[PDB]
Molecule: 59-nt precursor of miR-15a
RNA sequence: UAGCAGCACAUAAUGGUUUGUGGAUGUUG
RNA sequence: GGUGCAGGCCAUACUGUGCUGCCUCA
Repeated sequence: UAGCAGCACAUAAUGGUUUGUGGAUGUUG
Repeated sequence: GGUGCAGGCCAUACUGUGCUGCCUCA
RNA backbone atom coordinates (compact mmCIF):
# COMPACT_ATOMS: atom_id res chain seq x y z
P U A 1 -0.82 3.79 3.62
O5' U A 1 -0.78 2.82 2.35
C5' U A 1 -0.67 3.34 1.04
C4' U A 1 -0.69 2.25 0.00
C3' U A 1 -1.93 1.37 0.00
O3' U A 1 -2.99 1.93 -0.75
C1' U A 1 0.00 0.00 0.00
P A A 2 -4.47 1.29 -0.68
O5' A A 2 -4.38 -0.05 -1.55
C5' A A 2 -5.47 -0.96 -1.56
C4' A A 2 -5.34 -2.02 -2.62
C3' A A 2 -6.46 -3.06 -2.63
O3' A A 2 -7.53 -2.68 -3.48
C1' A A 2 -4.41 -4.16 -2.40
P G A 3 -9.04 -2.54 -2.93
O5' G A 3 -9.59 -4.03 -2.83
C5' G A 3 -10.01 -4.73 -3.99
C4' G A 3 -10.30 -6.18 -3.68
C3' G A 3 -11.48 -6.44 -2.75
O3' G A 3 -12.72 -6.51 -3.43
C1' G A 3 -9.59 -7.68 -2.03
P C A 4 -14.11 -6.26 -2.66
O5' C A 4 -14.23 -7.47 -1.63
C5' C A 4 -14.63 -8.77 -2.03
C4' C A 4 -14.39 -9.76 -0.91
C3' C A 4 -15.33 -9.61 0.27
O3' C A 4 -16.57 -10.27 0.08
C1' C A 4 -13.07 -9.97 0.98
P A A 5 -17.77 -10.07 1.14
O5' A A 5 -17.44 -11.01 2.38
C5' A A 5 -17.78 -12.39 2.40
C4' A A 5 -17.53 -12.97 3.77
C3' A A 5 -18.27 -12.27 4.89
O3' A A 5 -19.64 -12.64 4.97
C1' A A 5 -16.04 -12.60 5.54
P G A 6 -20.58 -11.92 6.04
O5' G A 6 -20.26 -12.66 7.41
C5' G A 6 -20.64 -12.07 8.64
C4' G A 6 -19.89 -12.64 9.81
C3' G A 6 -20.04 -11.86 11.11
O3' G A 6 -21.14 -12.29 11.88
C1' G A 6 -17.76 -12.11 10.63
P C A 7 -22.12 -11.22 12.56
O5' C A 7 -21.24 -10.59 13.73
C5' C A 7 -20.95 -11.33 14.91
C4' C A 7 -20.12 -10.52 15.87
C3' C A 7 -20.75 -9.19 16.29
O3' C A 7 -21.60 -9.33 17.41
C1' C A 7 -18.49 -8.85 15.59
P A A 8 -22.64 -8.15 17.78
O5' A A 8 -21.76 -6.97 18.38
C5' A A 8 -21.44 -6.89 19.76
C4' A A 8 -20.84 -5.55 20.08
C3' A A 8 -21.78 -4.38 19.88
O3' A A 8 -22.64 -4.21 20.99
C1' A A 8 -19.69 -3.88 18.90
P C A 9 -24.14 -3.68 20.80
O5' C A 9 -23.96 -2.19 20.29
C5' C A 9 -23.50 -1.16 21.15
C4' C A 9 -23.14 0.06 20.35
C3' C A 9 -24.31 0.68 19.61
O3' C A 9 -25.06 1.56 20.43
C1' C A 9 -22.39 0.54 18.20
P A A 10 -26.46 2.16 19.90
O5' A A 10 -26.08 3.26 18.82
C5' A A 10 -25.83 4.61 19.17
C4' A A 10 -25.72 5.44 17.92
C3' A A 10 -26.93 5.35 17.02
O3' A A 10 -28.01 6.14 17.49
C1' A A 10 -24.98 5.15 15.72
P U A 11 -29.52 5.79 17.06
O5' U A 11 -29.56 6.22 15.54
C5' U A 11 -29.46 7.58 15.17
C4' U A 11 -29.22 7.69 13.69
C3' U A 11 -30.30 7.05 12.84
O3' U A 11 -31.36 7.96 12.58
C1' U A 11 -28.17 6.30 12.12
P A A 12 -32.56 8.11 13.64
O5' A A 12 -33.84 8.30 12.73
C5' A A 12 -33.95 9.41 11.87
C4' A A 12 -33.80 8.99 10.43
C3' A A 12 -34.84 8.00 9.93
O3' A A 12 -36.04 8.61 9.50
C1' A A 12 -32.71 7.21 9.36
P A A 13 -37.36 7.71 9.35
O5' A A 13 -37.03 6.65 8.21
C5' A A 13 -37.06 7.01 6.84
C4' A A 13 -36.55 5.90 5.95
C3' A A 13 -37.56 4.79 5.72
O3' A A 13 -38.46 5.12 4.68
C1' A A 13 -35.48 3.84 6.30
P U A 14 -40.04 5.12 4.93
O5' U A 14 -40.44 3.59 4.78
C5' U A 14 -40.59 2.99 3.51
C4' U A 14 -40.99 1.55 3.64
C3' U A 14 -42.20 1.31 4.53
O3' U A 14 -43.43 1.44 3.84
C1' U A 14 -40.44 -0.16 5.16
P G A 15 -44.79 1.50 4.69
O5' G A 15 -44.98 0.00 5.18
C5' G A 15 -45.80 -0.30 6.29
C4' G A 15 -45.36 -1.58 6.95
C3' G A 15 -46.00 -1.88 8.29
O3' G A 15 -47.30 -2.41 8.13
C1' G A 15 -43.68 -2.29 8.41
P G A 16 -48.58 -1.45 8.22
O5' G A 16 -49.15 -1.67 9.68
C5' G A 16 -48.45 -1.25 10.84
C4' G A 16 -48.08 -2.43 11.70
C3' G A 16 -48.41 -2.27 13.18
O3' G A 16 -49.74 -2.64 13.46
C1' G A 16 -46.16 -2.92 12.98
P U A 17 -50.62 -1.82 14.51
O5' U A 17 -50.01 -2.23 15.92
C5' U A 17 -50.14 -3.55 16.42
C4' U A 17 -49.32 -3.72 17.67
C3' U A 17 -49.71 -2.77 18.80
O3' U A 17 -50.83 -3.21 19.52
C1' U A 17 -47.38 -2.72 18.52
P U A 18 -51.97 -2.18 19.99
O5' U A 18 -51.31 -1.45 21.23
C5' U A 18 -51.04 -2.14 22.44
C4' U A 18 -50.14 -1.31 23.32
C3' U A 18 -50.73 0.03 23.73
O3' U A 18 -51.54 -0.04 24.89
C1' U A 18 -48.50 0.32 22.94
P U A 19 -52.59 1.13 25.23
O5' U A 19 -51.73 2.28 25.93
C5' U A 19 -51.42 2.22 27.32
C4' U A 19 -50.68 3.46 27.78
C3' U A 19 -51.37 4.78 27.48
O3' U A 19 -52.38 5.12 28.41
C1' U A 19 -49.13 4.94 26.83
P G A 20 -53.52 6.16 27.98
O5' G A 20 -52.74 7.53 27.76
C5' G A 20 -52.25 8.29 28.86
C4' G A 20 -51.42 9.46 28.38
C3' G A 20 -52.17 10.54 27.63
O3' G A 20 -52.90 11.41 28.48
C1' G A 20 -50.19 10.04 26.48
P U A 21 -54.32 12.00 28.00
O5' U A 21 -53.94 13.00 26.82
C5' U A 21 -53.25 14.21 27.07
C4' U A 21 -52.87 14.89 25.78
C3' U A 21 -54.00 15.19 24.82
O3' U A 21 -54.78 16.32 25.19
C1' U A 21 -52.23 14.23 23.62
P G A 22 -56.27 16.49 24.62
O5' G A 22 -56.07 17.12 23.17
C5' G A 22 -55.63 18.46 23.01
C4' G A 22 -55.40 18.77 21.56
C3' G A 22 -56.63 18.64 20.66
O3' G A 22 -57.41 19.82 20.62
C1' G A 22 -54.84 17.44 19.70
P G A 23 -58.72 19.97 21.54
O5' G A 23 -59.81 20.64 20.58
C5' G A 23 -59.67 21.99 20.14
C4' G A 23 -59.44 22.05 18.65
C3' G A 23 -60.58 21.54 17.78
O3' G A 23 -61.57 22.51 17.53
C1' G A 23 -58.58 20.51 17.10
P A A 24 -63.11 22.08 17.37
O5' A A 24 -63.09 20.96 16.23
C5' A A 24 -62.86 21.30 14.87
C4' A A 24 -62.77 20.07 14.00
C3' A A 24 -64.06 19.31 13.77
O3' A A 24 -64.92 19.98 12.85
C1' A A 24 -62.32 17.79 14.20
P U A 25 -66.45 19.53 12.65
O5' U A 25 -66.52 19.12 11.11
C5' U A 25 -67.61 19.52 10.28
C4' U A 25 -68.65 18.44 10.07
C3' U A 25 -69.33 17.86 11.31
O3' U A 25 -70.38 18.70 11.77
C1' U A 25 -68.59 16.10 9.94
P G A 26 -71.36 18.28 12.98
O5' G A 26 -70.75 16.95 13.61
C5' G A 26 -69.62 16.96 14.48
C4' G A 26 -68.81 15.71 14.29
C3' G A 26 -69.53 14.42 14.68
O3' G A 26 -70.21 13.85 13.58
C1' G A 26 -67.43 14.53 15.79
P U A 27 -71.32 12.71 13.79
O5' U A 27 -72.58 13.51 14.34
C5' U A 27 -73.89 13.30 13.81
C4' U A 27 -74.77 12.49 14.73
C3' U A 27 -74.09 11.52 15.68
O3' U A 27 -73.62 12.15 16.86
C1' U A 27 -75.85 10.41 14.57
P U A 28 -72.40 11.52 17.70
O5' U A 28 -73.04 11.28 19.14
C5' U A 28 -73.99 10.25 19.35
C4' U A 28 -73.50 9.23 20.35
C3' U A 28 -72.20 8.52 19.97
O3' U A 28 -71.06 9.19 20.47
C1' U A 28 -73.87 6.91 20.40
P G A 29 -69.64 9.00 19.75
O5' G A 29 -69.19 7.52 20.13
C5' G A 29 -68.70 7.20 21.43
C4' G A 29 -67.25 6.79 21.37
C3' G A 29 -66.28 7.91 21.04
O3' G A 29 -65.89 8.63 22.20
C1' G A 29 -65.94 6.13 19.53
P G B 1 -59.44 0.76 13.91
O5' G B 1 -60.46 1.84 13.32
C5' G B 1 -61.04 1.69 12.03
C4' G B 1 -61.99 2.82 11.73
C3' G B 1 -61.36 4.20 11.57
O3' G B 1 -60.75 4.38 10.30
C1' G B 1 -63.25 4.38 12.96
P G B 2 -59.56 5.44 10.12
O5' G B 2 -59.91 6.18 8.76
C5' G B 2 -61.08 6.97 8.63
C4' G B 2 -60.75 8.42 8.42
C3' G B 2 -59.36 8.85 8.90
O3' G B 2 -58.39 8.72 7.88
C1' G B 2 -60.99 10.23 9.89
P U B 3 -56.87 8.36 8.22
O5' U B 3 -56.31 9.66 8.94
C5' U B 3 -56.09 10.86 8.22
C4' U B 3 -55.73 11.99 9.14
C3' U B 3 -54.42 11.81 9.88
O3' U B 3 -53.31 12.30 9.14
C1' U B 3 -56.16 12.51 11.38
P G B 4 -51.80 12.05 9.65
O5' G B 4 -51.55 13.18 10.75
C5' G B 4 -51.13 14.49 10.40
C4' G B 4 -50.75 15.24 11.64
C3' G B 4 -49.57 14.67 12.40
O3' G B 4 -48.32 15.07 11.88
C1' G B 4 -51.34 15.21 13.89
P C B 5 -46.98 14.26 12.23
O5' C B 5 -46.71 14.56 13.77
C5' C B 5 -46.13 15.78 14.19
C4' C B 5 -46.09 15.87 15.69
C3' C B 5 -45.20 14.85 16.38
O3' C B 5 -43.83 15.16 16.34
C1' C B 5 -47.25 15.03 17.54
P A B 6 -42.79 14.13 16.99
O5' A B 6 -42.88 14.41 18.55
C5' A B 6 -42.24 13.54 19.47
C4' A B 6 -42.61 13.82 20.91
C3' A B 6 -42.24 12.71 21.89
O3' A B 6 -40.95 12.91 22.46
C1' A B 6 -44.53 13.16 22.08
P G B 7 -39.65 12.20 21.84
O5' G B 7 -39.28 11.08 22.91
C5' G B 7 -40.03 9.88 23.02
C4' G B 7 -40.55 9.66 24.42
C3' G B 7 -40.44 8.22 24.91
O3' G B 7 -39.20 7.94 25.52
C1' G B 7 -42.66 8.93 25.16
P G B 8 -38.29 6.73 24.98
O5' G B 8 -39.17 5.44 25.27
C5' G B 8 -39.37 4.97 26.60
C4' G B 8 -40.19 3.71 26.59
C3' G B 8 -39.62 2.58 25.76
O3' G B 8 -38.61 1.87 26.43
C1' G B 8 -41.97 2.79 25.38
P C B 9 -37.64 0.89 25.61
O5' C B 9 -38.56 -0.35 25.25
C5' C B 9 -38.24 -1.18 24.15
C4' C B 9 -39.34 -2.14 23.80
C3' C B 9 -39.11 -2.95 22.53
O3' C B 9 -38.33 -4.10 22.77
C1' C B 9 -41.25 -1.98 22.44
P C B 10 -37.34 -4.67 21.65
O5' C B 10 -38.33 -5.27 20.56
C5' C B 10 -39.03 -6.47 20.79
C4' C B 10 -39.78 -6.89 19.56
C3' C B 10 -38.98 -6.90 18.28
O3' C B 10 -38.10 -8.00 18.18
C1' C B 10 -41.04 -5.88 17.87
P A B 11 -36.76 -7.88 17.31
O5' A B 11 -37.28 -7.97 15.81
C5' A B 11 -37.74 -9.20 15.28
C4' A B 11 -38.49 -9.00 13.99
C3' A B 11 -37.64 -8.56 12.81
O3' A B 11 -36.92 -9.63 12.23
C1' A B 11 -39.56 -7.24 12.90
P U B 12 -35.39 -9.45 11.77
O5' U B 12 -35.49 -8.84 10.30
C5' U B 12 -36.03 -9.60 9.23
C4' U B 12 -36.38 -8.73 8.05
C3' U B 12 -35.22 -7.96 7.42
O3' U B 12 -34.52 -8.72 6.45
C1' U B 12 -36.96 -6.46 7.88
P A B 13 -32.93 -8.61 6.32
O5' A B 13 -32.68 -7.15 5.72
C5' A B 13 -33.06 -6.83 4.39
C4' A B 13 -32.98 -5.33 4.17
C3' A B 13 -31.60 -4.73 4.36
O3' A B 13 -30.82 -4.76 3.18
C1' A B 13 -33.18 -3.54 5.68
P C B 14 -29.25 -4.42 3.23
O5' C B 14 -29.15 -2.84 3.39
C5' C B 14 -29.26 -1.98 2.26
C4' C B 14 -28.94 -0.56 2.64
C3' C B 14 -27.49 -0.30 3.00
O3' C B 14 -26.65 -0.13 1.87
C1' C B 14 -28.91 0.73 4.58
P U B 15 -25.07 -0.39 1.98
O5' U B 15 -24.50 0.85 2.80
C5' U B 15 -24.39 2.14 2.23
C4' U B 15 -24.04 3.16 3.28
C3' U B 15 -22.65 3.00 3.89
O3' U B 15 -21.65 3.67 3.15
C1' U B 15 -24.29 3.33 5.60
P G B 16 -20.10 3.35 3.41
O5' G B 16 -19.79 3.87 4.88
C5' G B 16 -19.37 5.21 5.14
C4' G B 16 -19.15 5.41 6.61
C3' G B 16 -17.97 4.66 7.20
O3' G B 16 -16.74 5.33 7.00
C1' G B 16 -19.87 4.44 8.62
P U B 17 -15.34 4.61 7.33
O5' U B 17 -15.22 4.61 8.92
C5' U B 17 -14.70 5.73 9.63
C4' U B 17 -14.63 5.45 11.11
C3' U B 17 -13.71 4.31 11.51
O3' U B 17 -12.35 4.68 11.58
C1' U B 17 -15.76 4.08 12.65
P G B 18 -11.26 3.56 11.91
O5' G B 18 -11.38 3.35 13.49
C5' G B 18 -10.88 2.16 14.08
C4' G B 18 -11.69 1.73 15.28
C3' G B 18 -11.45 0.29 15.72
O3' G B 18 -10.45 0.20 16.72
C1' G B 18 -13.76 0.62 15.35
P C B 19 -9.47 -1.07 16.76
O5' C B 19 -10.42 -2.30 17.10
C5' C B 19 -10.85 -2.57 18.43
C4' C B 19 -11.49 -3.93 18.52
C3' C B 19 -10.70 -5.04 17.85
O3' C B 19 -9.56 -5.42 18.61
C1' C B 19 -12.96 -5.26 17.27
P U B 20 -8.12 -5.66 17.94
O5' U B 20 -8.28 -5.29 16.40
C5' U B 20 -8.08 -6.26 15.39
C4' U B 20 -9.14 -7.33 15.37
C3' U B 20 -8.82 -8.50 14.45
O3' U B 20 -7.90 -9.40 15.04
C1' U B 20 -11.03 -7.82 14.06
P G B 21 -6.68 -9.99 14.18
O5' G B 21 -7.37 -11.04 13.22
C5' G B 21 -7.83 -12.29 13.70
C4' G B 21 -8.54 -13.04 12.60
C3' G B 21 -7.70 -13.25 11.35
O3' G B 21 -6.81 -14.34 11.44
C1' G B 21 -9.85 -12.45 10.75
P C B 22 -5.48 -14.39 10.55
O5' C B 22 -5.97 -14.72 9.07
C5' C B 22 -6.49 -16.00 8.74
C4' C B 22 -7.20 -15.99 7.42
C3' C B 22 -6.31 -15.77 6.20
O3' C B 22 -5.74 -16.99 5.75
C1' C B 22 -8.19 -14.34 6.07
P C B 23 -4.24 -17.04 5.19
O5' C B 23 -4.31 -16.21 3.83
C5' C B 23 -4.99 -16.72 2.69
C4' C B 23 -5.25 -15.63 1.69
C3' C B 23 -4.03 -14.87 1.20
O3' C B 23 -3.32 -15.57 0.19
C1' C B 23 -5.72 -13.33 1.78
P U B 24 -1.93 -15.00 -0.36
O5' U B 24 -2.34 -13.83 -1.36
C5' U B 24 -1.33 -13.00 -1.90
C4' U B 24 -1.83 -12.03 -2.93
C3' U B 24 -0.73 -11.13 -3.49
O3' U B 24 -0.10 -11.72 -4.61
C1' U B 24 -2.48 -9.78 -2.70
P C B 25 1.42 -12.24 -4.50
O5' C B 25 2.29 -10.97 -4.14
C5' C B 25 2.53 -9.93 -5.08
C4' C B 25 3.38 -8.84 -4.48
C3' C B 25 4.60 -9.33 -3.72
O3' C B 25 5.70 -9.54 -4.58
C1' C B 25 3.44 -7.73 -2.42
P A B 26 6.84 -10.61 -4.20
O5' A B 26 7.57 -9.93 -2.96
C5' A B 26 8.45 -8.83 -3.15
C4' A B 26 8.84 -8.21 -1.83
C3' A B 26 9.75 -9.08 -0.97
O3' A B 26 11.10 -8.66 -1.12
C1' A B 26 8.02 -7.93 0.30